[PDB]
Context: bound to proteins that are not shown
RNA sequence: UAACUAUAGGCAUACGACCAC
DNA sequence: GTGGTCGTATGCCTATAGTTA
Repeated sequence: UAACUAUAGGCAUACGACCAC
C1' cells in the first nucleotide's frame, strides 16, 4: 500500500409515501 | 419549484478485528 470477510459511522443519488408554501 | 419527515435500494469513503500478499 492492496485484497477477502465481519462490525461500527458519515455523505450523496434515486424511488415509494407524507407535510407546508 | 423549495424544505422537512418515514421506508426500500444503490454507491464509496473514513476506521477497526481476523488473515494474506